[PDB]
Context: one part of a larger RNA, bound to proteins that are not shown
RNA sequence: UGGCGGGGGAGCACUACAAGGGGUGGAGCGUGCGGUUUAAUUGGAUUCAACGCCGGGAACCUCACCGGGGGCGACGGC
RNA sequence: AAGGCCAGGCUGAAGGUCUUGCCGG
RNA sequence: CGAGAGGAGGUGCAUGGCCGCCGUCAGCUCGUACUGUGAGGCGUCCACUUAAGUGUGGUAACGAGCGAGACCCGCGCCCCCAGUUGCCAGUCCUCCCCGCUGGGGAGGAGGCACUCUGGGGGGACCGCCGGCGAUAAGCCGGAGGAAGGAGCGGGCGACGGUAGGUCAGUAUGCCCCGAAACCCCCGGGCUACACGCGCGCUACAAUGGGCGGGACAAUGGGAUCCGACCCCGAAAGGGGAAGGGAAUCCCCUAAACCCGCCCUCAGUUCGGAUCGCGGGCUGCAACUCGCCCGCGUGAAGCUGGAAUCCCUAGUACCCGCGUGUCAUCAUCGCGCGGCGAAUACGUCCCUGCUCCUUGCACACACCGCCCGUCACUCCACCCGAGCGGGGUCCGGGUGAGGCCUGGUCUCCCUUCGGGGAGGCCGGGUCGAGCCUGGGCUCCGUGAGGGGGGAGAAGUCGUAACAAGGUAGCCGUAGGGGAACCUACGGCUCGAUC
Numbered sequence: 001u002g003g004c005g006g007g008g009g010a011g012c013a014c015u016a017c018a019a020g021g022g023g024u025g026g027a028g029c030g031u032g033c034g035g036u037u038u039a040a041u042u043g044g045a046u047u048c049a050a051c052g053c054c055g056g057g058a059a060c061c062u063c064a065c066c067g068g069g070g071g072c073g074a075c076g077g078c
Numbered sequence: 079a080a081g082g083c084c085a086g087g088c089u090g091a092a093g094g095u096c097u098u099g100c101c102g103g
Numbered sequence: 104c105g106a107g108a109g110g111a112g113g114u115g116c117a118u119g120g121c122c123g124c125c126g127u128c129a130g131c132u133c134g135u136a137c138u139g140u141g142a143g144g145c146g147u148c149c150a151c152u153u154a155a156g157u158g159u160g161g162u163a164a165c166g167a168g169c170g171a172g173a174c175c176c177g178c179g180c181c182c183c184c185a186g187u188u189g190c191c192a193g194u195c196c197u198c199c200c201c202g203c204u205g206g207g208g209a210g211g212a213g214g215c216a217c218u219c220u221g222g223g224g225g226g227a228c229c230g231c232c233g234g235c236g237a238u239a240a241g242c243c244g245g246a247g248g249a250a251g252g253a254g255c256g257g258g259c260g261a262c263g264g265u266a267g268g269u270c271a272g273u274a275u276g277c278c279c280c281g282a283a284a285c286c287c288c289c290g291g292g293c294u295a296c297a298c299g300c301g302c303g304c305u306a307c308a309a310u311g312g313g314c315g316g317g318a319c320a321a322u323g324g325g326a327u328c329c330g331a332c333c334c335c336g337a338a339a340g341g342g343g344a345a346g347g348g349a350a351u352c353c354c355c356u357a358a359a360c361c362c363g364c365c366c367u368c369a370g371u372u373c374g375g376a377u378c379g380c381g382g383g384c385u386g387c388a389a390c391u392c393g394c395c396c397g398c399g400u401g402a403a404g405c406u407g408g409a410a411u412c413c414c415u416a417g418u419a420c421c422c423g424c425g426u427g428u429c430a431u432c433a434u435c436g437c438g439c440g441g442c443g444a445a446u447a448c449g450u451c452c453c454u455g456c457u458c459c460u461u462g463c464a465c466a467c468a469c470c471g472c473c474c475g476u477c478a479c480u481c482c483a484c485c486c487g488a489g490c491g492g493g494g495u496c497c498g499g500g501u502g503a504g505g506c507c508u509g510g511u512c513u514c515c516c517u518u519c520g521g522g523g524a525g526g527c528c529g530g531g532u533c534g535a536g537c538c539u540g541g542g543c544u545c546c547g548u549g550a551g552g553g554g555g556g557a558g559a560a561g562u563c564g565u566a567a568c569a570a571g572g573u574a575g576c577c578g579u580a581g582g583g584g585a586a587c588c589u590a591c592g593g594c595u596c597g598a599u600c
Base pairs, nucleotide, nucleotide: 001466002465003463004462005461007460008459009458010457011456012455013454016450017449020414021413022412023411024410027305028304029303030302031301032300033299034298035296036295043054044053065291066290067289069287070286071285076104081101082100083099085097086096087095088094109280110279112278113277114276118274120269121268122267123265124264125263130169131168132167133166134165135164137144148161149160150159151158174258175257176256177255178254180225181224182223183222184221185220186219189215190214191213195211196210197209198208199207200206201205228251231245232244233243234242235241307407311366312365313364314363315362316361317360323354324353325352328347329346332343333342334341335340373404378399379398380397381396382395383394384393421441422440423439424438425437426436427435469571471568474564475563477561479558480557481556482555484553485552486551489548490547492546493544494543495542496541497540498539499538500537501536504533505532506531507530508529509528510527511526512525513524514523515522516521517520574595575594576593577592578591579590580589581588582587
């Protein structure tokens, strides 16, 4: 000089409270995530400020993953 | 030379590689 | 063979660029002067005020800059211009229909009056009247007004910093593959499911379900695209086809809402999951893995613990349409309208942020910094039954050898008197050496114990630094695994009201 204080003041905010209105958390499904499984179930993001985000509603393409098949040598020399 | 094709094999399917030859210089 | 193209291969902790959050917060600086040895300070502070480092006064300060405001877009009231592809009121001329000659409709001529569209311009400025504030800066009320107190809602987001996210949007160093990790086809997967979680949709019925009738929008989009109109089909859908490159045609008579009838508190005429049969559209290809239609089937669910979320006006709740993604597929994002409230015009009690002041053992900055016991590796030291050498001083004994002295013996010399050399037995003095008993002091060596210091940092706690969450520290005493607790007296090197 800063930053902290379960130190003092002042001032603010409906991602704070008070007055109020409506909800989620309990049921079944739609999506995303962790985990488990698998030949593969491609990756990134994890308090606010990851998780209907990557404009990511993927039958082929997208694709970066798995199983197989085939292509690619300007220029320099032998 | 580099390369390219009718028919049949190999093949999931393929002149993709093989038998047959012939094109391409 | 080198080298090369290419790389959705690694490194966002090697970069650029662009984004989120501190934060649409109110902050970040400069010139001259002044105070300080100096790092730095003042200005940028105090009171009131403001959404605001926005302003008014006072001040060793006087003046400037970037941010805020100004600026840009739209909505709402008024005036001028313009009149088609937009509008149809009064005028005229036809046609149709009813009840009672009163009415009501559809065209065409023709208008632009109203609506609407879009260019320009006015309008609001605490301007007027009062109270508060201090007479200022400003604040609270009345008036008229379309609109009041930055009218309402948006865009633009400062110096910096976060090793916040992105090398899988493009660009880019380093390393790597370069017969491949390069790039093109064919099939699978990201859609697999005992489970935990977030954001939602549908419901648990009467503030309703079903049937039949009656109404009423806006935003946007449209070429192998929107498709009226007619005919097929129970529906999904199929066949022709006007017009439209969109103020001309189309998507487009929206739903919630009103009327009548059935149901009457019940796992039901509530609720729709799941499954069978069949019919369709897109696409080269619908098993994995798509959407729609009909008849059947009829699972949980009876208003929900702890806890938690969004909202101050045409806002929230409720209702449905457009567009993006699209060959086909919307319980999503971005927007549009319909109906339309309840409370308060506050406070810092809960969660966080900014400024002034105060304390600090912190500055990779409280997710900080640190303390002691226990364990682990090494080093020196003290204690320690003892075991030695010494170095030296003192007291005892024993005592070599020399010197002094008494006596005797042998030899030699002499002039009788004596002299010289030695041996033996006595005494005295110096006195080594040996043993022995003590005094002091340095080093030497020793089985094994105690604390100390470094080193790794391992385990238990959190003592101290902020009022460190019981203010800290001195002296004495007692206690406790450890840092420490308690009592009496003292000090401030202690903060606040």
Keywords: T. kodakarensis, ac4C deletion, Ribosome, cryo-EM. The RNA (16S ribosomal RNA, nucleotides 871 to 1482) from Thermococcus kodakarensis has 600 modelled nucleotides. The work is reported in "Dynamic RNA acetylation revealed by quantitative cross-evolutionary mapping" (Sas-Chen et al., Nature, 2020). It comes from the structure "Cryo-EM Structure of T. kodakarensis 70S ribosome in TkNat10 deleted strain". Rfam match: Archaeal small subunit ribosomal RNA. The family has 86 seed sequences and 709 matches in Rfam 15.1. Its family is annotated with structural constituent of ribosome and ribosome in the Gene Ontology. The reconstruction used 116,585 particles. Taxonomically the source falls in Thermococcus (Archaea, Methanobacteriati, Thermococcales, Thermococcaceae). It was solved by cryo-electron microscopy to 2.65 angstrom. The entry has 62 different proteins, among them 30S ribosomal protein S10, 50S ribosomal protein L34e and 50S ribosomal protein L31e.